[PDB]
Entry title: mRNA decoding in human is kinetically and structurally distinct from bacteria (GA state). This is an experimental structure of RNA (28S rRNA, nucleotides 2357 to 3864) from Homo sapiens, with 831 nucleotides shown. The 2023 paper behind the entry is "mRNA decoding in human is kinetically and structurally distinct from bacteria". It was solved by electron microscopy to 2.64 A. It holds a match to the Rfam family "Eukaryotic large subunit ribosomal RNA". The entry has 80 different proteins, among them 60S ribosomal protein L34, 60S ribosomal protein L9 and uS9.
Context: one part of a larger RNA, bound to proteins that are not shown
RNA sequence: GGUAGUAGCAAAUAUUCAAACGAGAACUUUGAAGGCCGAAGUGGAGAAGGGUUCCAUGUGAACAGCAGUUGAACAUGGGUCAGUCGGUCCUGAGAGAUGGGCGAGCGCCGUUCCGAAGGGACGGGCGAUGGCCUCCGUUGCCCUCGGCCGAUCGAAAGGGAGUCGGGUUCAGAUCCCCGAAUCCGGAGCGGAGAUGGGCGCCGCGAGGCGUCCAGUGCGGUAACGCGACCGAUCCCGGAGAAGCCGGCGGGAGCCCCGGGGAGAGUUCUCUUUUCUUUGUGAAGGGCAGGGCGCCCUGGAAUGGGUUCGCCCCGAGAGAGGGGCCCGUGCCUUGGAAAGCGUCGCGGUUCCGGCGGCGUCCGGUGAGCUCUCGCUGGCCCUUGAAAAUCCGGGGGAGAGGGUGUAAAUCUCGCGCCGGGCCGUACCCAUAUCCGCAGCAGGUCUCCAAGGUGAACAGCCUCUGGCAUGUUGGAACAAUGUAGGUAAGGGAAGUCGGCAAGCCGGAUCCGUAACUUCGGGAUAAGGAUUGGCUCUAAGGGCUGGGUCGGUCG
RNA sequence: CGGCCGGCGCCUAGCAGCCGACUUAGAACUGGUGCGGACCAGGGGAAUCCGACUGUUUAAUUAAAACAAAGCAUCGCGAAGGCCCGCGGCGGGUGUUGACGCGAUGUGAUUUCUGCCCAGUGCUCUGAAUGUCAAAGUGAAGAAAUUCAAUGAAGCGCGGGUAAACGGCGGGAGUAACUAUGACUCUCUUAAGGUAGCCAAAUGCCUCGUCAUCUAAUUAGUGACGCGCAUGAA
RNA sequence: GGAUGAACGAGAUUCCCACUGUCCCUACCUACUAUCCAGCGAAACC
Numbered sequence: 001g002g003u004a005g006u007a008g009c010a011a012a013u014a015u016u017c018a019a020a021c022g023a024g025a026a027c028u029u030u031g032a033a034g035g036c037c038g039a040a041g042u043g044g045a046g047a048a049g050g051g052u053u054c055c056a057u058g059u060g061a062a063c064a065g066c067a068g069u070u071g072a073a074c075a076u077g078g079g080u081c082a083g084u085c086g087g088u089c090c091u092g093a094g095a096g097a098u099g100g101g102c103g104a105g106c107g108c109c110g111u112u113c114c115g116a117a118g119g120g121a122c123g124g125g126c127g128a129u130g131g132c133c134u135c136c137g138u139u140g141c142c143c144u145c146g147g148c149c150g151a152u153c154g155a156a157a158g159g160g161a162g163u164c165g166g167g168u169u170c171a172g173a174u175c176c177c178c179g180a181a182u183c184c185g186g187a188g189c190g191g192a193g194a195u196g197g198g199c200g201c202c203g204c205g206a207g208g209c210g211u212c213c214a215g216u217g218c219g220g221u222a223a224c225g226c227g228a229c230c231g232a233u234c235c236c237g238g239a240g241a242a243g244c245c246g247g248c249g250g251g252a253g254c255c256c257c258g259g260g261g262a263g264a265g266u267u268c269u270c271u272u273u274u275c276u277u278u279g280u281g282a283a284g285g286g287c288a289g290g291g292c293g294c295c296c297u298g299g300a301a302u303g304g305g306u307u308c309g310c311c312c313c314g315a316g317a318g319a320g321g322g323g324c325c326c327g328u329g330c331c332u333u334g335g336a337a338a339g340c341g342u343c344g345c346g347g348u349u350c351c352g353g354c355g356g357c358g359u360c361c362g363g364u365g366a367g368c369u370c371u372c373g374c375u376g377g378c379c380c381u382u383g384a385a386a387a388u389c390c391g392g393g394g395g396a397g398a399g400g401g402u403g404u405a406a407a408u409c410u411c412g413c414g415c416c417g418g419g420c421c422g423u424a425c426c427c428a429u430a431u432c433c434g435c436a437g438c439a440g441g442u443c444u445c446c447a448a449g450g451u452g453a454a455c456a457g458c459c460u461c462u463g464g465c466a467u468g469u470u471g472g473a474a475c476a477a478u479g480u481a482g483g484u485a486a487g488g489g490a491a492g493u494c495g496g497c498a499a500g501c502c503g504g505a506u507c508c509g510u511a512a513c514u515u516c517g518g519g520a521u522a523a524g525g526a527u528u529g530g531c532u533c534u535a536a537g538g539g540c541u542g543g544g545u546c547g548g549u550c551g
Numbered sequence: 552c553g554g555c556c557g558g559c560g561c562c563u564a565g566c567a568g569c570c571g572a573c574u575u576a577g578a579a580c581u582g583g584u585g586c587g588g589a590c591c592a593g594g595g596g597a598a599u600c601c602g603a604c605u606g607u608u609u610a611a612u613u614a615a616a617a618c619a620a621a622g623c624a625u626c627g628c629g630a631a632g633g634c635c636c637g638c639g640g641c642g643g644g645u646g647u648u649g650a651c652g653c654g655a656u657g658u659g660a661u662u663u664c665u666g667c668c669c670a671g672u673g674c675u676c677u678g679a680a681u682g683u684c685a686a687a688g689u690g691a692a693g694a695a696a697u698u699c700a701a702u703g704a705a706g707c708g709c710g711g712g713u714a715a716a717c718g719g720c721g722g723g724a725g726u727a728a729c730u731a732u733g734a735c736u737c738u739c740u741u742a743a744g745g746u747a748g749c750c751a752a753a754u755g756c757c758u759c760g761u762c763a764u765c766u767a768a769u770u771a772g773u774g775a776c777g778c779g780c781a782u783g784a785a
Numbered sequence: 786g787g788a789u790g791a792a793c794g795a796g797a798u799u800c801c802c803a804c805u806g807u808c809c810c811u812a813c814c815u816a817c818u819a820u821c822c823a824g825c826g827a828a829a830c831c
C1' cells in the first nucleotide's frame, strides 16, 4: 500500500436555557434549572511513590485518540520560612566491625566467643600556674573507685521533654505576623536554711548588754500534707513497659428536643411556621465529677453489703470521719480587645476600616464516635527492648559558731541560647505502578438528617461533580443488559444450566437421626397498612411540729 | 407575722405536685384484601458417595473427594548425643532446648475394630567363632626389584528379632433317604493361604449382572445378593 | 487402615414438593449498541 474513511471512539442514570469572552463555542467562564456522589462519598486531609505536576500570566504549533477561548501541554515568572510537626536520639527482629579462627586468595566465620577490651570520675596527697595570687579555677603525677559482661548500625507507624489561639498569600504556615505559653541547656534578686532558749545586769516597764547552749524546716493518731526543706561512691525499686474479647459506668464532641434572638424561605390557603446561625486555645488557679486492695473509729449470724454480671468481709463487712490520684468537664486569668452573626457609616475604595446590637435559657438519651475508668473472660498463645527520667536505703562528707551568719536549696522571679535537614502540590475511574488521563492495583484519619436491627439498601444536607477520550439523527436485523407472558409445568437439557419460587418481624408449630451439643429459620400455619383509643412499664420534690414568737 | 428554741405532729408519702423518655400488649373504626406495598431479605424435603469439622491450595483453565488438622501409632536420642547445615575453623541450627523435650515417619475427629505371614526385601541386634576381607605391619626366599606365605578392620556371609517396616494372604475331587446344594471327607500346596467386615461401591471385565423398589416407560438412583476380572483392616 | 457416623460442604449423584419461557412456541417492551451523519481513525491478513 489494499484492507479502509473500514472496525471502532457503547461499563458506572443527564443534561438544558441565557449571557460573556472570542476570528471561532455541544465541550471554556458566569448565572439559572434539572440530576448524581449521599459521610464505608465523586467530600476534607495524609503515608509510600511522583518531583514542580503547585500558583499566576501568556500562547494555541504539537500533545490531551471530537473540539477547546481549556489543561497535569507549551512559554515566562513565582512559590515550601519551626527549640516545642518530623528526621536527628533509642533500641526491636536483625545487620555488622575488632580480638580470634579459617582461607590459595578477593575475603569469610563469628558477636562475647581463644583479648592486657576502663582513657572516666570523686575525695585526698605531691609540684607548678598567676589567671581575678584575691584564692579558686587549671595542669601533670599518684592513690582510691569504676562488669561500661561488648564497636557500630537498625523504625518519617514502636519508645522519645516541650505550641497554642486569631489573622494573613495568586500559591506558604501549629513554621510568617499579632497575642498568649512552654520545654531543655547554661551562668542576678528574693525566699528558705535561720535566727531559739538559758542566766545575770541596766531600765517604771518595754527594750538593750554580757555570757553559755541549740538550730541540715515544720504539721497530721493516720492515710499523708505544706513553697523550698544538705549530702557522695554504693545498693533497691519505679516509670518508660505493652495481648485479645465482653459488660458496665464517667467525660466530652455529634445528633435530637422545648423556648428566646438575628437574618433568610413560604404565604392561593394554612402554618407564633420552615431554614440558617447562636465561640473561648495552651498554660495557671479554683471546682464539679470519677476512681482508690488508702487511713482512723469500731466490731458484724436473725449474716450483712452489693453488681447488668459479679464480688467483698473477724486477714475487719456495714456505718460515720478523713486521705490520695485523675481532672479532657465548668468557672476564672487568658477574654473580647479576638471570632462569628446581623444592621449601618466611612475611606487611602487592594484599611487586620469604624460603629450599633447580639452571641441567650433549658431538657433528654441502652443514640453514635472518641476518651477515661471499673470489672471480668480466654490461652499447652501470657502478649518488646533500650535510650531516658525519678523515688528510696545508706551516711563518706560538707557547712558556721550566734552572725551583715554558713554550706546549702527539686520554692518564686529575672538573664542568655536552641545549630542542621524535610516542609509546595497529587495521594488517584487524570500528578503513584500497570508502555496511557488504562473499568486493574496501591497503607490510613474525620463521617450529618430520614427510614431501618444497622457505617445495609434507598432519598436528602454540608462539600463535590458534569456521566467518565466525542456529539447529532434514527429505533432494522443480530446482539449485550433488564422485564413480562394465556394454558401446561422440566415434556427442554449430559444435567433444573439460567431464571423463577422463598425471604423481614410477631405469634404458633417443628420430624428422622444424634457424638445429646445439635438437626432448627427443620417442615408447616397465621398476622402485618392507616386512624382513634385503652392498659402497662419511670424520675425528682415536698414529712409543714403546739410559731407563745424581732439573734 | 422571714430567724431558732417549746407535752411534741410523727397513719399509709401507701400520698400530692411536677417532669420525662421510649417500648409492649389489647380494642374499635376504616380502604377496590391492600399493608415486611420501594428497599432490605434463607426455596424446601427424602436419600447415596466422599472428606469428620473450621482452615489451606494449582496468581492466569482444576477449590476438590486433594493438603492440613486434632486424635492415633511407630522410630532415634541422656549431649563425647539425635536430626540437620557447612568450602573451612570439633564452625553453625534445633538450643534462652533436656525425654510432659527435640528430631523422623505413617494414619487421619469421635465410635467399633485393627486378623494371619519375618519365607523375600529393608531395618536392627549379636560377634564367642568359622568363611570371605584393604592399606600398613610381620615372616620366608632372592643380588635386589620382586615373589610367596602367615596374620584378618569394618562390611559381607552365618544366626536372632521386627509388619501401625515395604509388602503378601491357594487349587482339584467326592459326599445328606426326591432334586438341588454341601455342614462332612480325600488329596496337592504356601511364609501365610484374605480373618472381622464391606460390595456390580468414586473399587466387577462379563454387565445395561440377578431380585425388589422408584416410572407409562429407567444403561440412572436406592435396597438386597456375592467363587469379589482386580474388596478388606493405621 | 476396615466398618460406621451426628454436625458441616460454592464437593459427586438420585428422587419428590413448590417454582418458573428450560421447553410446547414463540411474542412484545426498555436501556446501550449495531444502523446514518460531523469530527477522528487503527489491526489481523495478503
Stems, first nucleotide, its partner, number of pairs: 001831002008825002015033006035465003043446004049426002053424001054078006063071002083182002085422003089159002094153002100109003113115001120145002123143007130135001131136001163180005183418004188413003191409002196213007216398001217226003230397001234393006243378012255365001256363004260278006283333005289326004294322004303313003339359007346351001379383001432441002448460004470823004479817007487809002491807001496804001504528005513518001515660001529581002532578006538570005582586001594802007601794002606618002622658007633645004662788003666720003671717002673713004678709001682707002689700004721739005748782001749779001760776005